[PDB]
Context: one part of a larger RNA
RNA sequence: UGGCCGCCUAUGGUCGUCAAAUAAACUACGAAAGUAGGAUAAAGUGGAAUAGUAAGGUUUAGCUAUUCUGCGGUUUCAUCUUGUAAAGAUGGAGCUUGAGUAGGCAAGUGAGAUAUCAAUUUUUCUUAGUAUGUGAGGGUAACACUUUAGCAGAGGAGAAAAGUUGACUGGGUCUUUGCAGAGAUUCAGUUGAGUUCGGAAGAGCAAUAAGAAUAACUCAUAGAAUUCAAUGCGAGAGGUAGGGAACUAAUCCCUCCCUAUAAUCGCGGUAUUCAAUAUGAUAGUUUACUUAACAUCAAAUUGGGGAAACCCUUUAAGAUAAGAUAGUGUACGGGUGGUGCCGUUAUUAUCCUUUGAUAGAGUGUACCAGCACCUAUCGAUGAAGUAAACUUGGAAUAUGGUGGUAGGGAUACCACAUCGGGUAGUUAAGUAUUCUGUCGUUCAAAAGGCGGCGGAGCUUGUGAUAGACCGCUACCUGAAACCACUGCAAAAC
RNA sequence: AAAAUAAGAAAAAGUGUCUAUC
RNA sequence: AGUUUUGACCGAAAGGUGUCUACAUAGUAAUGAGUUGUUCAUUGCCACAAACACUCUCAAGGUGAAUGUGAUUCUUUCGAAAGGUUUCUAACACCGCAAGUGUGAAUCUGCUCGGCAGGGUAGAAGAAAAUAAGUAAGAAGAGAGUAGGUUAAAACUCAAAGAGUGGUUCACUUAAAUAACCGACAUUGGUUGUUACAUCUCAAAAGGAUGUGGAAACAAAGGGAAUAGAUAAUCCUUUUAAAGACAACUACAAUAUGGUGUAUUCUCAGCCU
Numbered sequence: 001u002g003g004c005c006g007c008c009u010a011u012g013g014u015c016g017u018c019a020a021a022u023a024a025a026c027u028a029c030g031a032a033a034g035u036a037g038g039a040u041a042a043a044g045u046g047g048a049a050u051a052g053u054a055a056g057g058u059u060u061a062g063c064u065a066u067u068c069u070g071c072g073g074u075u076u077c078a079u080c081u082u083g084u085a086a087a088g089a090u091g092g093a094g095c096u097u098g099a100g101u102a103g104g105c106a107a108g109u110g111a112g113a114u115a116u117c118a119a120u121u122u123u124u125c126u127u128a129g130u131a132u133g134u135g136a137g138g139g140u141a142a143c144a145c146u147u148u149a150g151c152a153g154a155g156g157a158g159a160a161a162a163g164u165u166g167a168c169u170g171g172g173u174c175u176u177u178g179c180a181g182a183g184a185u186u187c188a189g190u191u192g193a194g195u196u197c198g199g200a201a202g203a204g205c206a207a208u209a210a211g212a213a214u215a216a217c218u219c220a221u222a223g224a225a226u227u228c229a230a231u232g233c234g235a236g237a238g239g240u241a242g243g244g245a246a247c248u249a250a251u252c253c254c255u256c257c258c259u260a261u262a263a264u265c266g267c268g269g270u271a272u273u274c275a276a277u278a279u280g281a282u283a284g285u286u287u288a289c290u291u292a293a294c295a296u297c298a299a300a301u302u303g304g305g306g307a308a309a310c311c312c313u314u315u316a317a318g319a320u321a322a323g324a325u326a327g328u329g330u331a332c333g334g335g336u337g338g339u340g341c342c343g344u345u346a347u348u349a350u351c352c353u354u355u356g357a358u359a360g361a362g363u364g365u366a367c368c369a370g371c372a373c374c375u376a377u378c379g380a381u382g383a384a385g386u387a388a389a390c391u392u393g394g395a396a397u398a399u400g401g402u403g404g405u406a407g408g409g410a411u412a413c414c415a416c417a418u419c420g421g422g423u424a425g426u427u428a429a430g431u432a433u434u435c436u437g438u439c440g441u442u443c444a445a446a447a448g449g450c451g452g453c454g455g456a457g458c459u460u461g462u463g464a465u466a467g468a469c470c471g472c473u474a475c476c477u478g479a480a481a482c483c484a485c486u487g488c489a490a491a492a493c
Numbered sequence: 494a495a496a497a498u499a500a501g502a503a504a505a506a507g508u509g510u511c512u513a514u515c
Numbered sequence: 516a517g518u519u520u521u522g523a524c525c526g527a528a529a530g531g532u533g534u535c536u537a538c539a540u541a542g543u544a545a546u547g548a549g550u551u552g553u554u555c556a557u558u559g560c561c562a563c564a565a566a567c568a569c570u571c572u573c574a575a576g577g578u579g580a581a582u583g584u585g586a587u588u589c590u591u592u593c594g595a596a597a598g599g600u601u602u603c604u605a606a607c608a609c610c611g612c613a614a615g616u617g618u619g620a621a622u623c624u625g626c627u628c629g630g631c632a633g634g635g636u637a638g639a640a641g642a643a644a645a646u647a648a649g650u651a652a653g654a655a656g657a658g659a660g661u662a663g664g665u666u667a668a669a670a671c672u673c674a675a676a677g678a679g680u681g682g683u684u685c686a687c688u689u690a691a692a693u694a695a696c697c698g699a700c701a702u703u704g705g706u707u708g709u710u711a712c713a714u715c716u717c718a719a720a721a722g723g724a725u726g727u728g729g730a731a732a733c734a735a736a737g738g739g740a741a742u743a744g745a746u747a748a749u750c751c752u753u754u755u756a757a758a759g760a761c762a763a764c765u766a767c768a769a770u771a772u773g774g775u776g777u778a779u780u781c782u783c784a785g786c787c788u
Stems, first nucleotide, its partner, number of pairs: 002015004006105006026037004044071010058492001072096010108221005113214002116210001117166011132152003139145002167190009177489005194205004223274004228269001232267004239261006276399004283391002286388005295320003300315001303312003323351006331344003352382001354380007362373004401416005418479008428460004434456009463515007470507001501573002516672010530703006538552001542560007561585004567579004588657005600644005606618004622639007676688002681697003704765006711727006728782004734753002737750001773787003
Other pairs, nucleotide, nucleotide, family: 001016cWW002019tSS006275tSS008400tSS021042cWH022041tWH023040tWH023094cSS024039tWH024075tWS025038tHS030033tHS031544tWS033559tWS041074cSS042073cSS042095tWS054490tWS060490cWH102401tSS107392tHS108224tSS115211tHS129153tWS130154tWH131153tHS135149tHS136148tWH138146cWW158317tSS186237tSS198201tHS215391cSS216284tWS227270cWW231268cWS236262tWS236263tHS280393tWS280394tHS281393tHS282392cWW285389cWW293321tWH298317tHS299316tHS301314cWW302313cWW322352tWS329344tWH330345cWW353381cWW353383tSS361373cWW425505tWS426471cWW427461cWW443447tHS444637tWS446625tWS462508tWS473505cSS476499cSS517675cSS526660tWS527536tWH528696tWS529781tWS530783tHS537658cWS538541cWS539553cWS540550cWW541553cHS552658tWS565581tHS566580tHS571575tWS588659tHS593652cWW594649tWS594651tHS595650tWH596648tHH597647tHS598646tWW599645cWW605619tHS659698cSS672673cHS673675cSS677690tWS678686cWW678691cHS681730tSS687691cWS703784tWS710758cWH717721tWS726756tHS727756tSS728778cWH733754tHS736751cWW738749cWW740746tWH741743cHS772788cWW776784tHS777783tHH778782tWH
């Protein structure tokens, strides 16, 4: 240098290109038990029996360890079929787990929050002070006929703003154990919106159910998501089937218990995909303003014309910020006795929004050019313009573990690889006596003697002495590692 | 529940930096 | 109340007394040889102790290993030694004092205190006595907790009865005849006397005579209903000398068979040959 521990970097561990160890296997010896050597594989989920931890005596729960066992996975041996096979069946044995620390990586997945659509109730506004009702006085009449001022005042239709209904109740099971909640998943019951047959009264189905999006909203999850006729184990609602225990002189049903089937979940396995930071192209929602300004529609309402339902014009509660009105019905879903075309998407024609190119007329900008406005022809576009915040991140370049360093930065340098607390030391050479540490030897014990390796002191050298700070060497010890959807928690004389 | 109870000999290890007094 | 199974604790059905009643060819496994108790040889493995080699700076340790050691019960008889404990380390003669010689177990060493003689303390060696001890070792003999009983926990209800034997049964089954058992070692001699008990005798008392092992039978005497009598059957006791003991003195073996002890039947100790 290369492989593995999810991806990127630093450090660490393990292996050597079919690229982790270890046991059985295998070789030699032995009658047996065993002894000496020794190469290699793997995926997990359910039960049973003891021990330990459990204030003070005794009696319990939950956890922490050691053994045994079902199914599955993996390796090896023997006996039979294939050898033109490296596959299949049957019977035994062994194993059932190893890869740290630090800084980053989530358009994934889960929960929460927020639109629209249909039906229905109340209030307000417009048509309108309209229609209609009541009615002093006056005029005319000669014995009645017209109706004014004033007062009261809708229905229907159209439009807008706020509400309500699109479900409710009970049982079982799951989320580590014991009690309260929440969530998920099944089973049963009730109400009657809608629909069908009827003039009505009533009768039947006793239809459960309108509903999308979120990289640019919020909170969680470091490893996660998707897929699987050939992927394992366990739990488990309702119905059905097969047995058992009890009760009776005797039999059957209901109730009780067990097994099989398994709607829906919890851990694992195969295959595929994503996965470090900054600068910066490309590609995109939300919020606010221009702004309902200019325009286009609208139940109705004025003023006129004409053939006695056609045209022009005034006003209006309100709507529209990008779609609208008619066909062909391609594609995807519903409905009916059948069609028509009911919904979404696609496509053709017309209108409307936003723009480019080519011609013509007029006006304005002091004047001339230029530009704007109007009309015509051929294309494009689905609203347009401005401001703020935010998401995505091609190529290239520079970076890419944590901490520390000068008045301020850049470059650069130093220490560490899970993290602390103490003990003894830290400049050489020489040395007549004495003292002392450690080891050996001698002495019955005590007191001592004899040797090896050092220290104190003294002399010489390092100019010397004292205090504070940093650094280095050799040893003695201590601590840490974990499954919640929210809260609480052993209990008996 | 917190401390003490261990850190033998011999080898190994900057006569460093700063201040003060001689 | 009784029976069966399992566990635990105790026990001798052929005399008394005393002491006892574990293993199975030997550490463990295999092969071979030999027996009158369990012995010998070879190989593998386990436990304990180790000459020596290697490793480790000293000390403290680590690895391998020649070679040794390693199952046990009872009775009778015989019978030591070491160590430790208490006491002792003088006196007399020759010699002026030393230390030399003789008798005697009494002679030396380390440390400490005085000028010397000597004093104190700890040992070696030696002498006397009591313990250790009826201990260790040696020799001879045996190869022995049996038949059964009591109690606790579950289950269950009559051969859970009879006969026979000196006695018991895991032996036999309507009635008598087969095969097992009642353990090992030592001791229990003679003469005289005492105490207790049985039978006979004695009118009561006072006395006299003969005797004493164990297991059974014939037989005898009591206890229970129907209170006062009685007991076919059933139960207890007697028969079965409950001293073959105790004290003093004294003696002894090389063993079988047979005879006594010994009776209604069976049997041990002892004695005689």